Keywords: Cas12a-PCPS-dark, DNA BINDING PROTEIN/RNA, DNA BINDING PROTEIN-RNA complex.
An RNA structure, in which 34 nucleotides are resolved.
It comes from the structure "Cas12a-PCPS-dark".
It was solved by electron microscopy to 2.6 angstrom.
The 2025 paper behind the entry is "Scalable modulation of CRISPR&#8210;Cas enzyme activity using photocleavable phosphorothioate DNA".
Context: bound to proteins that are not shown
């Protein structure tokens, strides 16, 4: 500390692992 | 205002 996006990440170097239905609508 | 439509 990168992501459709969220958590952990660095996981081998502009990424890994695994989830992931969106859009209106309600004080 | 926790569940309600349509996808």
């Nucleotide at each position: 500390a990168a992501u459709u996006u969220c958590u952990a990440c660095u996981a081998a170097g502009u990424g890994u692992a695994g989830a992931u239905g969106g859009g209106g609508u309600u004080u | 205002a926790a569940a309600c439509c349509c996808c």